The RNA has 18 modelled nucleotides.
RNA sequence: CCGCGGCGG
RNA sequence: CCGCGGCGG
Numbered sequence: 001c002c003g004c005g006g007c008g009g
Numbered sequence: 010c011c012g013c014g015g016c017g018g
Base pairs, nucleotide, nucleotide: 001018002017003016004015006013007012008011009010
C1' cells in the first nucleotide's frame, strides 16, 4: 500500500 | 462513504 470480510457512525 | 481493530499478499 492492496484485498477480504466484523463492528460503529 | 468514513473510522477502528483482525487476517492474508